[PDB]
Context: bound to proteins that are not shown
RNA sequence: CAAAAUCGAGAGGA
DNA sequence: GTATTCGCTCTGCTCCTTCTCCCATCCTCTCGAT
DNA sequence: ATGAGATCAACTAG
DNA sequence: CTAGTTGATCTCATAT
DNA sequence: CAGGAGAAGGAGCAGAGCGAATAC
Repeated sequence: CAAAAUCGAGAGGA
RNA backbone atom coordinates (compact mmCIF):
# COMPACT_ATOMS: atom_id res chain seq x y z
C1' C A 1 0.00 0.00 0.00
C1' A A 2 -3.75 -1.88 -3.71
C1' A A 3 -1.79 -2.73 -8.59
C1' A A 4 -4.25 -4.54 -14.63
C1' A A 5 -8.19 0.53 -20.41
C1' U A 6 -12.38 1.01 -23.59
C1' C A 7 -15.09 -0.39 -28.31
C1' G A 8 -15.96 -3.82 -32.43
C1' A A 9 -15.19 -8.79 -34.79
C1' G A 10 -14.63 -14.05 -34.54
C1' A A 11 -14.35 -18.81 -32.59
C1' G A 12 -16.04 -21.94 -28.54
C1' G A 13 -18.50 -24.37 -24.01
C1' A A 14 -23.32 -25.96 -21.32
C1' DG B 1 -97.14 27.22 -44.80
C1' DT B 2 -95.34 23.50 -45.90
C1' DA B 3 -93.09 20.54 -49.26
C1' DT B 4 -88.91 20.48 -50.93
C1' DT B 5 -84.57 21.01 -51.81
C1' DC B 6 -79.98 21.74 -50.64
C1' DG B 7 -75.97 23.10 -49.01
C1' DC B 8 -73.58 23.05 -45.38
C1' DT B 9 -72.30 20.92 -41.64
C1' DC B 10 -70.96 16.88 -38.82
C1' DT B 11 -70.03 13.26 -37.89
C1' DG B 12 -67.97 8.82 -38.85
C1' DC B 13 -66.26 4.67 -41.62
C1' DT B 14 -62.87 2.60 -43.92
C1' DC B 15 -58.34 2.79 -45.51
C1' DC B 16 -53.84 3.88 -46.07
C1' DT B 17 -49.30 5.42 -44.46
C1' DT B 18 -45.91 6.18 -40.57
C1' DC B 19 -43.60 5.09 -36.89
C1' DT B 20 -41.82 2.59 -33.20
C1' DC B 21 -40.61 -1.61 -30.21
C1' DC B 22 -39.01 -6.43 -29.59
C1' DC B 23 -36.01 -10.77 -30.46
C1' DA B 24 -33.13 -17.16 -23.76
C1' DT B 25 -29.49 -17.36 -19.91
C1' DC B 26 -24.62 -17.87 -18.27
C1' DC B 27 -19.58 -18.60 -19.31
C1' DT B 28 -14.02 -18.83 -21.90
C1' DC B 29 -10.73 -17.08 -25.14
C1' DT B 30 -8.17 -14.16 -29.20
C1' DC B 31 -7.45 -10.24 -32.27
C1' DG B 32 -7.49 -5.35 -34.37
C1' DA B 33 -8.26 -0.35 -33.81
C1' DT B 34 -8.49 3.83 -30.86
C1' DA C 1 3.10 23.91 -27.58
C1' DT C 2 5.33 28.40 -25.98
C1' DG C 3 5.49 32.59 -24.29
C1' DA C 4 4.57 37.57 -24.01
C1' DG C 5 1.73 40.32 -21.47
C1' DA C 6 -1.79 42.20 -18.08
C1' DT C 7 -4.63 41.68 -13.52
C1' DC C 8 -5.01 40.84 -9.24
C1' DA C 9 -4.11 38.95 -4.81
C1' DA C 10 -0.99 38.29 -1.42
C1' DC C 11 2.95 39.27 0.02
C1' DT C 12 7.22 42.05 1.27
C1' DA C 13 9.10 44.98 2.73
C1' DG C 14 9.68 50.55 3.47
C1' DC D 1 0.08 54.26 5.38
C1' DT D 2 2.52 52.58 1.24
C1' DA D 3 5.81 51.40 -2.84
C1' DG D 4 8.24 46.86 -4.79
C1' DT D 5 8.18 41.63 -5.52
C1' DT D 6 6.10 36.91 -6.33
C1' DG D 7 2.59 33.55 -8.35
C1' DA D 8 -1.77 32.30 -10.38
C1' DT D 9 -4.56 33.03 -13.75
C1' DC D 10 -6.06 34.23 -18.22
C1' DT D 11 -5.69 35.93 -23.56
C1' DC D 12 -3.67 36.16 -27.73
C1' DA D 13 -0.53 34.69 -31.10
C1' DT D 14 2.54 32.51 -34.11
C1' DA D 15 2.36 28.11 -40.37
C1' DT D 16 0.92 25.33 -43.42
C1' DC E 1 -33.53 -10.09 -50.37
C1' DA E 2 -36.61 -14.35 -46.63
C1' DG E 3 -39.51 -8.56 -40.21
C1' DG E 4 -43.56 -8.09 -38.24
C1' DA E 5 -47.32 -6.24 -35.49
C1' DG E 6 -49.61 -3.06 -33.40
C1' DA E 7 -50.85 2.08 -32.46
C1' DA E 8 -51.50 6.64 -34.20
C1' DG E 9 -52.70 10.26 -37.64
C1' DG E 10 -54.50 11.88 -41.46
C1' DA E 11 -57.47 11.10 -46.14
C1' DG E 12 -61.18 10.67 -48.71
C1' DC E 13 -65.81 9.40 -49.20
C1' DA E 14 -70.75 8.88 -47.55
C1' DG E 15 -74.91 9.99 -45.80
C1' DA E 16 -78.15 12.36 -42.03
C1' DG E 17 -80.07 16.07 -40.60
C1' DC E 18 -81.17 20.99 -40.03
C1' DG E 19 -80.59 26.13 -41.24
C1' DA E 20 -82.52 28.72 -44.80
C1' DA E 21 -84.61 28.96 -48.96
C1' DT E 22 -87.58 28.71 -53.20
C1' DA E 23 -91.78 27.37 -54.70
C1' DC E 24 -96.53 25.10 -55.13
An RNA structure with a sequence from Homo sapiens, together with DNA, in which 102 nucleotides are resolved. Keywords: Complex, DNA repair, TRANSCRIPTION. Released in 2024, the model rests on electron microscopy data to a resolution of 3.3 angstroms. The PDB entry is titled "PolII-TCR-STK19 structure".